Context: bound to proteins that are not shown
RNA sequence: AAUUUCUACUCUUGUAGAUGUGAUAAGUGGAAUG
DNA sequence: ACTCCAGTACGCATTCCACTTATCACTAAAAGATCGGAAG
DNA sequence: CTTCCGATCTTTTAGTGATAAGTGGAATGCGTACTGGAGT
Numbered sequence: 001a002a003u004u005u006c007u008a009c010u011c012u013u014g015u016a017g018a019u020g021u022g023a024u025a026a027g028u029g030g031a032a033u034g
Numbered sequence: 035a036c037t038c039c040a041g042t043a044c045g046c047a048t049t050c051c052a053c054t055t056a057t058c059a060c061t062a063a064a065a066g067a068t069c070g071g072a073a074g
Numbered sequence: 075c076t077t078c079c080g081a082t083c084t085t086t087t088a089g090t091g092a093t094a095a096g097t098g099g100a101a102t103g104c105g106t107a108c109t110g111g112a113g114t
Stems, first nucleotide, its partner, number of pairs: 005018005020060015035114011061088014
Other pairs, nucleotide, nucleotide, family: 002010tWH002014tHS003007tWH004019cWW063087cWW089090cWS
C1' cells in the first nucleotide's frame, strides 16, 4: 500500500475476486449500547 | 409471629445513521424552431 | 428597405409478449422485581 469503483493484499511500477450506470419516486428501516 | 426463598410476572430504553424497493432510458430520424442570406 | 427560403440545430417520437398464479405468513430473550408458602 497503487484500483472505473469496492474489498483484501504485495513475487510483481502492481496482484486475486467482485463490479448496471444515470435519473426519479416511495416505504420507512437498520446498527450500537445497556 | 418473623424471615427466607424460590417460583412467578410483566414489560424494553436510549442513541445514532441511510437502507431498500420500484420504475424508466440505454435512439435514429421525423418534425419543428431558427437563422444567414437571397429576392421583390 | 422589407420579406421569404434552404441549411442547421434541437426535440420528441414511434412501441411487440409476457410473466406470479404465491407470498409457510415465524415464535423476544433478558431482566429486575413480586409474592405466597415454608422453616425457625